[PDB]
Context: bound to proteins that are not shown
RNA sequence: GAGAAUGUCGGGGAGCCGAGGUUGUGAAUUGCUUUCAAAAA
RNA sequence: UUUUGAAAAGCAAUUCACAAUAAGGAUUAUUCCGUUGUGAAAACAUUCAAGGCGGGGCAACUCGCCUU
DNA sequence: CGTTTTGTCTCGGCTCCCCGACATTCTC
DNA sequence: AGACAAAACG
Repeated sequence: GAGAAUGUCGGGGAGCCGAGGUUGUGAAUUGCUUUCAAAAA
Repeated sequence: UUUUGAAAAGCAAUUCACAAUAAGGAUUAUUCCGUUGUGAAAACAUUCAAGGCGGGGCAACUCGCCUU
RNA backbone atom coordinates (compact mmCIF):
# COMPACT_ATOMS: atom_id res chain seq x y z
C1' G A 1 0.00 0.00 0.00
C1' A A 2 -4.39 -3.50 -1.01
C1' G A 3 -8.21 -6.60 0.81
C1' A A 4 -12.06 -9.09 4.48
C1' A A 5 -14.72 -8.62 9.15
C1' U A 6 -16.58 -5.57 13.48
C1' G A 7 -18.05 -0.59 15.47
C1' U A 8 -18.41 5.02 15.98
C1' C A 9 -19.11 9.75 13.60
C1' G A 10 -20.59 12.48 9.27
C1' G A 11 -22.30 13.24 4.22
C1' G A 12 -25.10 12.19 -0.60
C1' G A 13 -29.31 10.47 -3.20
C1' A A 14 -34.14 8.55 -3.84
C1' G A 15 -38.94 7.41 -2.16
C1' C A 16 -44.22 7.04 0.65
C1' C A 17 -47.08 10.57 3.39
C1' G A 18 -48.76 14.96 6.65
C1' A A 19 -50.19 20.42 8.25
C1' G A 20 -50.30 25.50 7.22
C1' G A 21 -49.83 29.91 4.37
C1' U A 22 -51.00 32.72 -0.18
C1' U A 23 -54.11 34.17 -4.40
C1' G A 24 -59.18 33.43 -6.53
C1' U A 25 -64.94 31.86 -6.52
C1' G A 26 -69.19 31.51 -3.38
C1' A A 27 -71.41 32.57 1.28
C1' A A 28 -72.80 34.62 6.85
C1' U A 29 -71.87 39.23 9.92
C1' U A 30 -69.67 44.13 10.68
C1' G A 31 -67.01 48.17 9.03
C1' C A 32 -64.37 52.59 5.77
C1' U A 33 -64.76 55.63 1.23
C1' U A 34 -67.35 57.44 -3.14
C1' U A 35 -71.63 58.02 -5.96
C1' C A 36 -76.74 57.87 -6.41
C1' A A 37 -81.32 58.96 -3.72
C1' A A 38 -84.42 60.53 -0.31
C1' A A 39 -85.79 63.01 4.88
C1' A A 40 -84.07 66.69 8.16
C1' A A 41 -81.07 70.92 10.25
C1' U B 1 -72.77 73.94 4.33
C1' U B 2 -74.30 70.05 8.32
C1' U B 3 -77.30 65.32 10.32
C1' U B 4 -80.36 60.25 9.36
C1' G B 5 -82.05 56.14 5.60
C1' A B 6 -82.01 52.61 0.90
C1' A B 7 -79.14 50.91 -3.37
C1' A B 8 -74.70 50.32 -6.11
C1' A B 9 -69.21 50.27 -6.74
C1' G B 10 -64.20 50.06 -4.58
C1' C B 11 -61.47 48.06 -0.15
C1' A B 12 -61.59 44.81 3.86
C1' A B 13 -62.01 42.26 8.54
C1' U B 14 -63.62 37.07 11.50
C1' U B 15 -65.45 32.03 9.99
C1' C B 16 -66.70 28.05 6.40
C1' A B 17 -66.80 25.16 1.64
C1' C B 18 -64.32 25.05 -2.84
C1' A B 19 -60.26 26.00 -7.22
C1' A B 20 -54.83 26.93 -8.30
C1' U B 21 -50.18 26.37 -6.01
C1' A B 22 -44.07 27.02 -10.26
C1' A B 23 -46.20 29.02 -17.04
C1' G B 24 -47.64 24.37 -19.34
C1' G B 25 -47.57 19.02 -21.98
C1' A B 26 -49.27 13.86 -21.75
C1' U B 27 -52.34 9.75 -20.13
C1' U B 28 -56.79 6.82 -18.32
C1' A B 29 -52.05 3.53 -15.64
C1' U B 30 -55.03 3.30 -8.92
C1' U B 31 -48.80 6.39 -14.59
C1' C B 32 -46.63 10.98 -15.12
C1' C B 33 -42.99 15.02 -16.96
C1' G B 34 -41.53 19.80 -15.59
C1' U B 35 -36.04 24.41 -10.53
C1' U B 36 -30.02 18.42 -11.17
C1' G B 37 -25.59 17.70 -14.64
C1' U B 38 -23.14 17.51 -19.74
C1' G B 39 -23.40 20.40 -24.02
C1' A B 40 -24.98 22.23 -30.15
C1' A B 41 -26.31 16.85 -31.83
C1' A B 42 -32.24 21.03 -28.88
C1' A B 43 -28.83 15.48 -28.46
C1' C B 44 -28.56 12.98 -23.76
C1' A B 45 -27.36 11.16 -18.25
C1' U B 46 -30.50 10.42 -13.97
C1' U B 47 -35.80 3.71 -15.84
C1' C B 48 -33.32 -0.40 -19.54
C1' A B 49 -31.79 -8.13 -22.40
C1' A B 50 -33.13 -12.92 -22.80
C1' G B 51 -34.61 -17.52 -20.69
C1' G B 52 -35.32 -21.45 -16.65
C1' C B 53 -36.30 -22.86 -11.06
C1' G B 54 -38.31 -21.19 -6.75
C1' G B 55 -40.38 -17.99 -1.95
C1' G B 56 -44.49 -14.55 -0.86
C1' G B 57 -49.15 -13.69 -0.86
C1' C B 58 -57.26 -12.50 -2.05
C1' A B 59 -54.79 -12.12 -6.63
C1' A B 60 -52.25 -7.52 -9.15
C1' C B 61 -47.18 -7.27 -7.94
C1' U B 62 -42.69 -8.15 -4.94
C1' C B 63 -37.88 -11.05 -3.31
C1' G B 64 -34.19 -14.57 -4.66
C1' C B 65 -31.05 -18.50 -7.31
C1' C B 66 -29.21 -20.51 -12.10
C1' U B 67 -26.88 -20.07 -17.92
C1' U B 68 -25.60 -16.71 -21.89
C1' DC C 1 -32.28 60.32 -13.36
C1' DG C 2 -29.10 58.58 -9.62
C1' DT C 3 -29.01 56.42 -5.19
C1' DT C 4 -30.60 53.77 -1.25
C1' DT C 5 -33.78 50.73 1.34
C1' DT C 6 -36.62 46.65 1.47
C1' DG C 7 -38.31 42.18 1.12
C1' DT C 8 -37.65 37.52 -0.09
C1' DC C 9 -42.88 30.50 1.57
C1' DT C 10 -43.09 27.79 6.39
C1' DC C 11 -43.15 23.55 9.12
C1' DG C 12 -43.86 17.66 10.51
C1' DG C 13 -42.98 11.93 10.09
C1' DC C 14 -40.45 7.40 8.39
C1' DT C 15 -37.57 4.00 4.64
C1' DC C 16 -33.90 2.52 1.99
C1' DC C 17 -29.55 2.53 -1.22
C1' DC C 18 -24.56 4.67 -1.60
C1' DC C 19 -19.87 7.13 -0.01
C1' DG C 20 -16.15 8.74 3.35
C1' DA C 21 -13.18 9.69 8.06
C1' DC C 22 -11.56 7.38 12.22
C1' DA C 23 -10.74 2.97 15.64
C1' DT C 24 -9.99 -3.14 15.96
C1' DT C 25 -8.39 -8.01 14.35
C1' DC C 26 -6.26 -10.58 10.51
C1' DT C 27 -4.01 -11.96 5.53
C1' DC C 28 -0.69 -10.55 1.53
C1' DA D 1 -27.51 35.27 6.77
C1' DG D 2 -26.95 36.72 1.35
C1' DA D 3 -27.57 39.04 -2.53
C1' DC D 4 -30.77 40.09 -6.18
C1' DA D 5 -34.81 42.83 -7.86
C1' DA D 6 -37.28 46.53 -7.39
C1' DA D 7 -39.77 49.96 -4.81
C1' DA D 8 -38.68 54.05 -2.49
C1' DC D 9 -36.39 58.32 -1.92
C1' DG D 10 -34.00 62.66 -3.07
Solved structure of RNA (sgRNA) with a sequence from a Chryseobacterium, together with DNA, 147 nucleotides shown. The structure was determined by cryo-electron microscopy at 2.46 A resolution and released in 2024. Primary citation: Zhang et al., Nature (2024), "Pro-CRISPR PcrIIC1-associated Cas9 system for enhanced bacterial immunity". Protein in the same entry: deadCbCas9. The depositors describe the entry as "Structure of CbCas9 bound to 20-nucleotide complementary DNA substrate".